This is an experimental structure of RNA (pre-miRNA 166f) with a sequence from Arabidopsis thaliana, with 83 nucleotides shown.
It was solved together with Endoribonuclease Dicer homolog 1.
Entry title: Cryo-EM structure of Arabidopsis DCL1 in complex with pre-miRNA 166f.
The 2021 paper behind the entry is "Structural basis of microRNA processing by Dicer-like 1".
NCBI's taxonomy places the organism under Eukaryota, Viridiplantae, Tracheophyta, Brassicales, Arabidopsis.
Method: cryo-EM, resolution 4.9 A. The entry became public in 2021.
Context: bound to proteins that are not shown
RNA sequence: GAAUGAUGCCUGGCUCGAGACCAUUCAAUCUCAUGAUCUCAUGAUUAU
RNA sequence: GA
RNA sequence: GAUG
RNA sequence: UGAUGAUGUCGGACCAGGCUUCAUUCCCC
Numbered sequence: 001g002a003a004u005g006a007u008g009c010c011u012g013g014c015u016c017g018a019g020a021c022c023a024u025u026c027a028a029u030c031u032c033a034u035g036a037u038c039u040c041a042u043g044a045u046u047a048u
Numbered sequence: 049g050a
Numbered sequence: 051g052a053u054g
Numbered sequence: 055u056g057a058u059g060a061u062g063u064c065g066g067a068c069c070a071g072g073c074u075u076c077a078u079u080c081c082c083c
Stems, first nucleotide, its partner, number of pairs: 002079005008073006016065003020061001022059004028053011
Other pairs, nucleotide, nucleotide, family: 001080cWS007074cWW013069cWW014067cWW015066cWH019062cWH021060tWW025057cWW026055cWW026056cWW027054tWS039041tHS
């Protein structure tokens, strides 16, 4: 001039697993109803 | 229909 | 619509 | 509801690396 392995640490991205939290999707829920029809009226029925 |  |  | 796609934390591995011990090989006049 250096290297080899083994040796732990540290850094990058990648990935897997849990938290959080954002968007989507499809169902559902609950309001808000709105027309029409009977009903004096309430009320009831039908469409969206 | 929201 | 909002929940979902 | 569910899953999907993310993002932000937290560890995994994984390769890529920087540094060091424990063994030598070798060196430098």